[PDB]
Context: one part of a larger RNA, bound to proteins that are not shown
RNA sequence: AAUUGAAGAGUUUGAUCAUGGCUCAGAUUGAACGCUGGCGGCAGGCCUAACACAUGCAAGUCGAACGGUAACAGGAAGAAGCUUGCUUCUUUGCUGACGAGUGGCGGACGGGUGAGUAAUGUCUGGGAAACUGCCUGAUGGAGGGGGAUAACUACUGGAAACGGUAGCUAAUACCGCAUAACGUCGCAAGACCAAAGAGGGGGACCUUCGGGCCUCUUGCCAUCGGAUGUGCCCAGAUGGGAUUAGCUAGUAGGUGGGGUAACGGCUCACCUAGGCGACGAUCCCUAGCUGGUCUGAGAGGAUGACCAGCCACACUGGAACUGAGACACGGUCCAGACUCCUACGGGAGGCAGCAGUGGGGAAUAUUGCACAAUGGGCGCAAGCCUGAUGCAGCCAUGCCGCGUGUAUGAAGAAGGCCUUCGGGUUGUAAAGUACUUUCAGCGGGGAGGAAGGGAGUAAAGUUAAUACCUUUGCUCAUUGACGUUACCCGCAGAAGAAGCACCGGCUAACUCCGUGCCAGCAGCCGCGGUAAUACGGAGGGUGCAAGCGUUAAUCGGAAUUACUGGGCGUAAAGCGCACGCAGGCGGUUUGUUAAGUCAGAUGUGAAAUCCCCGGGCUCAACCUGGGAACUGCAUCUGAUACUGGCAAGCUUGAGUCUCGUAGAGGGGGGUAGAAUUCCAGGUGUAGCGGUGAAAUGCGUAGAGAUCUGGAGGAAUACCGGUGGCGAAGGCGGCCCCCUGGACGAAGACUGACGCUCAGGUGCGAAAGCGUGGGGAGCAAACAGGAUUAGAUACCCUGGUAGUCCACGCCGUAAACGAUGUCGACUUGGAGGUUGUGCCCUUGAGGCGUGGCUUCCGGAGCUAACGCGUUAAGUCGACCGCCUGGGGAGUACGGCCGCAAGGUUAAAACUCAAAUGAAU
Numbered sequence: 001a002a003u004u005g006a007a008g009a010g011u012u013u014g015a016u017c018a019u020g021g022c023u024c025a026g027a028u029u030g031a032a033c034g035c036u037g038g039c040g041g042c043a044g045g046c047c048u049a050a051c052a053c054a055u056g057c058a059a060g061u062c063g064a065a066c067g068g069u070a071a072c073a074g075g076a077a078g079a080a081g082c083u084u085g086c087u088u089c090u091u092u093g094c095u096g097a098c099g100a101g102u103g104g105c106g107g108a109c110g111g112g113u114g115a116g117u118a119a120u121g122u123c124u125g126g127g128a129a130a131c132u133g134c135c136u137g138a139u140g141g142a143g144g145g146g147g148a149u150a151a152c153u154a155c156u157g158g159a160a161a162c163g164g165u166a167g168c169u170a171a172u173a174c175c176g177c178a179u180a181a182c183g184u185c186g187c188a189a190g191a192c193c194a195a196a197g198a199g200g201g202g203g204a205c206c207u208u209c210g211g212g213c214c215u216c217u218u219g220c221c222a223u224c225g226g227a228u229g230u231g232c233c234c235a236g237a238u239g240g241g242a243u244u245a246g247c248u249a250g251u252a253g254g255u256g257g258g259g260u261a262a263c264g265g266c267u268c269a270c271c272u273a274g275g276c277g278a279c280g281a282u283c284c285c286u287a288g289c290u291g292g293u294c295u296g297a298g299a300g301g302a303u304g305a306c307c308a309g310c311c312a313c314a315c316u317g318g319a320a321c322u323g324a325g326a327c328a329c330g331g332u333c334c335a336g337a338c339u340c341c342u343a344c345g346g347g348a349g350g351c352a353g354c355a356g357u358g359g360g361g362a363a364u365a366u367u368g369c370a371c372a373a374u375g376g377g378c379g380c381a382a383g384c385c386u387g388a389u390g391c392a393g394c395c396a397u398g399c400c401g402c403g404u405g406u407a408u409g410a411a412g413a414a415g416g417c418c419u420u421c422g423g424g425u426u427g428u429a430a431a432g433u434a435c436u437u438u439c440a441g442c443g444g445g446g447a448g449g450a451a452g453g454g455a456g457u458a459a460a461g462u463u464a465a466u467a468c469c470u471u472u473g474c475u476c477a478u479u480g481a482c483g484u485u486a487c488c489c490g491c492a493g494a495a496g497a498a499g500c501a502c503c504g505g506c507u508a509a510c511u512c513c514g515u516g517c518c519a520g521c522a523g524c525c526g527c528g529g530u531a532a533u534a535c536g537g538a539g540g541g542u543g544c545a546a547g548c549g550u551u552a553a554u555c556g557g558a559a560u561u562a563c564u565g566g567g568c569g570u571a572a573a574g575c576g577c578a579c580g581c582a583g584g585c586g587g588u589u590u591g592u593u594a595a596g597u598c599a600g601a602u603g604u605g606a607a608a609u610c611c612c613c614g615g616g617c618u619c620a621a622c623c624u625g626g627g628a629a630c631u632g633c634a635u636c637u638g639a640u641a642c643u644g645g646c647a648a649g650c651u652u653g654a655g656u657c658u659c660g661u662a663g664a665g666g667g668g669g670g671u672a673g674a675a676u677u678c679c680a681g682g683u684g685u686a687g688c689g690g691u692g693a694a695a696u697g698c699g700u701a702g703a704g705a706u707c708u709g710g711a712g713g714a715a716u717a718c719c720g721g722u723g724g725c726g727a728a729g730g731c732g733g734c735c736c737c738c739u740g741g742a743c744g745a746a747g748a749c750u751g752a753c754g755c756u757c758a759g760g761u762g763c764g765a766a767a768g769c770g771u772g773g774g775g776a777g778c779a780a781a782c783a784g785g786a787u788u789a790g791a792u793a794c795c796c797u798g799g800u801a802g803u804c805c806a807c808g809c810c811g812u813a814a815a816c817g818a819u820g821u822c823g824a825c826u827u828g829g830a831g832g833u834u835g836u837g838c839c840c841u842u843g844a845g846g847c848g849u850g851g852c853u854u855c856c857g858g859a860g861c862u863a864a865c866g867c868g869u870u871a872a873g874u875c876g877a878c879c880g881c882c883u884g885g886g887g888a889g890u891a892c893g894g895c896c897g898c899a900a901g902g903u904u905a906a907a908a909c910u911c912a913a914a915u916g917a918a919u
Base pairs, nucleotide, nucleotide: 008024009023010022011021014919016917017916018915026555027554029552031551032550033549034548035547038402039401040400041399042398043397044395045394046360051358052357053356055355056354057353060105061104062103065102066101068098074094075092077090078089079088080087112313113312114311121238123236124235125234126233127232130230131229135226136225137224138223139222140221141220145175146174152167153166154165155164156163157162183192184191185190197218198217201214202213239285240284241283246276247275248274251273252272253271254270255269256268257267258266288310289309290308291307292303293302294301295300315336316335317334318333319332338349339348340347341346366392368391369390370389374388375386376385377384378383405435406434407433408432415426416425417424418423439496441491442490443489444488445487449482454476455475456474457473458472459471460470461469499544500543501542502541503540504525505524506523510539511538512537513536514535520527521526566882567881568880569865570864574879576763577762578761579760583756584755585754587650588649589648590647591646592645593644595643596642597639598638599637600636601635602634603633604632611627612626613625614624615623616622651752653753654750655749656748657747659744660743661742665739667738668736669735670734671733672716677711678710679709680708681707682706683705687698688697724731725730768809769808770807771806772805773804777803778802782798783797784796785795820878821877822876823875824874825873828856829855830854831853832852833851834850835849836848837847838846860867861866884911885910886909893904894903895902896901
Other pairs, nucleotide, nucleotide, family: 001612cSS001626tWS002627tWS002628tHS004005tWS012019tWH012914cWH018571tWS019572tWS019914tWW020913tHS021912tWS024507tHS024558tWH025557tWS028554cWS030047tHS036396tWW041621tSS045393cWW047363tWS048361cWS048364tWH049359tWS050113cHS054356tHS054367tWW055351tWH055367tWS059107cHS059109tWW061383tSS063067cWH063098tWS064199cSS065171cSS066170cSS067100cWW067150tWS067151tSS068099tHS069070cHS071093cWH072073cHS072093tWH072096cWS073095cWW083085tSS093096cWH101150cSS102171tWS104378tSS107326cWW108323tHS110330tWH111314cWW112352cSS118286tWH119121cHS122237cWW122238cWS122309tSS128231cWW129232tWS129262cSS132228cWW136137cWH139182tHS139223cWW142219cWS143177cWW144176cWH147173cWW149170tWH150169tWH151168tWW158161tHS159342cWS160346tWS161346tSS178195cWH179194tWH180181cHS180192tHS181193tWH196219tWS200216cWS200468cSS201215cWW201465cWS201467cHS202203cHS204205cHS204213cWS205212cWW214465cWS231261tWS231262tWS242281tWH243892cWW244282cWW245277tWS249273tWH250251cHS251274tWS254265cWH291304tHS291607tWS296299tHS298565cWH299563cWS300555tSS303304cWH308606tWS313352tWS320331cWW322326tWH323325tHS337350cWW342345tWS343345cHS351354cHS351355cWH354387cSS355367cSS356367cWS361362tHS361363tHS365393cWS371386tWH371388tWH371389cWW372390tWS372480cSS373389cWS379382tHS390481tSS396546cHS400620cSS401619cWS403497tWS404498cWH405494tHS408433cWW409428tHS409431tHS410411cSS410429tWH411413cSS412426tHS412427tSS413429tWH414427tHH416539cSS419422tWS428430cWH436494tWH437493tWH437495tWH438497tWW440492cWW446486tHS447485tWH451479tWH452478tWW453477cWW462468cWW463465tHS468469cWH480482tHS493496cWH498499cHS498545tWS502509tWS503509tSS504526tWS508542cSS509540cSS509541cSS515518cWS515532tWH516528tSS517529cHS519528tHS519532cWW525526cWS528532cWS532535tHS562883tWW567573tWS568573cHS577727cSS580759tHS581757tHS581758tWH582757tHS587649tWW587752tHS594595cHS594639tWS594640tWS596641tWW610628cWW617621tWH650752tWH651751tWS653751tHS656749cWW658745cWW660742cWW662741cWW663724cSS663740cWW664723tWH666738cWW667737cWW673715cWW673716cWW674714tWW675713cWW676712cWW676776tSS684704tHS685686cWW685702tHS685703tWH690695tHS691693tHS694785cWS694786cSS695796tWS696784cSS696796tWS713776tHS716717cHS721732tWW722854cWS726727tHS726728tHS726729tHS743850tSS744835tSS750753cHS764811tWS765812tWH768810cWS779801tHS780800tWH781799tWS787791tWS788790tHS791793cHS817819tWS819872cWH825874cWW826869tWS826871tWW827857tHS836849cWS839845tWS841843tSS841845tHS857858cHS858868tHS859868tHS860866cWW862864tHS862865tHS863916tSS865872tWS866872tWS867872cSS868871cHS887908tHS888907tHH889890cHS889905tHS890891cWH890906tWH892905tHS897900tHS
């Protein structure tokens, strides 16, 4: 000393701003393919069929436990052709060693792969109810009976596999007896569960002359001490899907039994009538969890091989044993297929091990070396083994470093190309000119990876003891697959090493020749129908470079999911209104915890890898040391700041008591008419009507028109007014009941009793329909007459439903101020209306105190449009909502509805703009 790090452009349009969508400019890869291809260092290599696997091999070791020689290495006994010196020919295990066999552990190690598991999972950080072979300290022993078989032979069967009887033996094999704590059972008494030998030397009392014994190496018996690996419990984290709300029976707690190394319904016999769950219970898809990698300033996101921490599995599925340990990747049982030999009777297998065979891929290696080395084990040792590992192979598969030469060269040689034929340019480019020879080669030299271990030898430590053993000292052979090592050096000739892709733009590279919307290209805009820098060839250049581009994929770009860091009046975005559970937050004064929060203390957070300070590989990649870090968590000590919490407040908050006020606010019950409509009676005759004009439509059996009577519907002309009312829709002729809400003046009341609301709860403009009535206007549908080329319409006569009184449903609309809800702040201007004090109203006026509302507008802010004290300017809480265009409020299912339908809400496919404001 160790996060000192953050950029855009093209693309909507007559032109501009804005929103907003698509393209590109970059990193990053176990990559593949096209063009191509010199060298040295580091490493990686079925990403696909847990598809199936020929050939080979991986796990083997120990005779110092034993029965013993089965091959053969000596030796010994016999003798052979007998080169008088030994080969040789039958012997024995004396022996080195070792066949199979009895024994010890290893076979759980190594490596593969990721099928499976959304949690008996990886991790984390905490708890208890435990064991633990080989190593160990200490502490009591290592005692005393036993009988056998492998191995070994006779009978016998099988093709074999593998076998079946009568004899044989050992062992650190096994079973029996002495014994009982530091063990266990038991409150104690008490009791019960353990054995072994083998190798190396040597006296002595001793020697059934194999041993004991001294010693040494060790082997075994049991506990207490030591963590470890494993076993188990506790909190959090560690996907997604509600068009998965309901799940859940040994199902959430015990009694007693058992159940083991341990806690346990883990199992069993009697007792909880529920648990789980919105912190998503449950069901389904997807999938081995972590240090770690990339992008990224970050936040993070993407990512999980190659290295490592952890999980599990090894043809399929099920069962089981040995072992302490598997319920075992090359240890046993069942079934299955399959495979194959079979004599048909019988038997046998698992390359998700390393190489290698068949299929697939678009695709990931060479059936090669030794254990030179660590390792890992058995093994006194020696030794044996090691498809783990150090070597060898292909790949330009990735980084690193190197090279494929340098100075000079005007003839700008020659010459392409373009060319205004001037020349340029290619181009110092070339040749030539002088020099070197990285790399490579040929010859040679040459470390290191190596420490080790065998001996002879002394001494010390043991001991009776130089015996025998351990160590350290002295001598000699020795330790390399890699290995023609790194590395260097002499000879040589530049001699042997440039290709890739593109020039319309973004986005560095501009001319010619050939075409003519054909040929072709296109990441987006886009070019091409005659002169195309945008198609192909030529040129030059561009940018590079043993690599260059296409493809395939994550992070940045992108602020295009807006914590960081979005928005919702008119572009996409505030539910029709109302209440309301849960929930969230929350006025402020005093006592207090310290819950949260900050400080300090410890462990942890392996390794690892990033990076700062360093070293070694010539540089570099690559290997190495110091440090930081692991933002985190765990337990303890403070702070009392603030939010959290318990005790005491209070009012201003917020709610109740008073005097008033008014409204188309409502319902319900009583109320009239203007009149539409209709009918009947009085007078009355030829048009009414409709349209621009017609005609439908009517009328002499008297229309139209005027007067009398009877009748039915409905809703109220005035008020009436950016009047008044309610949350709202929605509310207007008149009266009673009730309501309800709302505001003007004081006085008490209680004290936070507040706002928001998922879910949930009520209401709910118009039409229509269901059902019982009614029934003036009428007017769908539907009939008739007109226009028209046509007119299922507009023009004209009818006209059904319905519109009016009673019960529900349907619950949707431009239910808009296109303006969520509540509380706080803020120039102004100007009216209205509605309380209400004041002022002699000295007069309809003047001066305050509230409410609502009407128009103009500061600021401010907006894409502008404009808003603008009722904010579209400044703050506090809750809820709601949007992520290009179309497809589409559509498909399906779901819930509710008789029906019409309402709500819940996709997808496949297509386009590059749509879009808003304003000129």